[PDB]
RNA sequence: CCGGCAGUGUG
RNA sequence: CACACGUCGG
Ligand code: QSY
Numbered sequence: 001c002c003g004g005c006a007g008u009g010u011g
Numbered sequence: 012c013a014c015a016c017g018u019c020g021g
Stems, first nucleotide, its partner, number of pairs: 001021005007016005
C1' cells in the first nucleotide's frame, strides 16, 4: 500500500 | 456508515 475476518468504544 | 484498537495473507 492492497484483499479478507472475530470484538469493544466514539460520532 | 465513518474513525480507533486486534487478527490473517500478499
Ligand atoms: C478488532 N476490524 O479488535 C479491531 N472485521 O473488519 C479491528 N473484526 C477489527 N467488523 C476487528 C477487530 C478485536 C475487524 C474486526 C473487521 C472483524 C470484519 C467484520 C466487520 C467491523 C466487525 C469493525 C468496525 C465497525 C464495523 C464492523